[PDB]
């Protein structure tokens, strides 16, 4: 770096989805 | 990378 159980947030669903920082 | 703070804004585990 990559999958990802859980959770969250959208969404009738199927479904998707990831803040802004700090110190060492 | 280690410890944190904040958010709805997530990582128990596993590969590599």
């Nucleotide at each position: 770096g990559c999958c990802g159980a859980a959770a969250c947030u959208c969404g009738u669903a199927a479904g998707a989805g990831u803040c802004a920082c700090c110190a060492c | 990378g280690u410890g944190g703070u904040c958010u709805g804004a997530u990582g128990a585990g596993g590969c590599c």